[PDB]
RNA sequence: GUCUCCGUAGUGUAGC
RNA sequence: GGUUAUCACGUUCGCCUAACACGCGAAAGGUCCUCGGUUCGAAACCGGGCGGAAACACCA
Repeated sequence: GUCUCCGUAGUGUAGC
Repeated sequence: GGUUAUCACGUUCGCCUAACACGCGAAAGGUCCUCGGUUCGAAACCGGGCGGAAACACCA
C1' cells in the first nucleotide's frame, strides 16, 4: 500500500 | 435509530483503631473510537478518518 474481522466506565465489558 | 446502561472487580465516601485489619454501613464512575450525513429523531442505517486486532502487497 490494497482487502477483511472487531472497537463500547477505571479494569471488566454488557445492552440496545 | 425515536432513549448509555448493567454487572462483578475495582473507585471513592460515613464505619472503627493509632495506623490498621477483617468486620462493615452508603454512593462517585461512558462525544457508544473520530468526522460527515441519512436524519422528527442514530452510537447502533450508511460511508469517510483513526486506533487496535488479522492478512495480502510494496525492485529509484
Molecule: tRNA
Organism: Saccharomyces cerevisiae S288C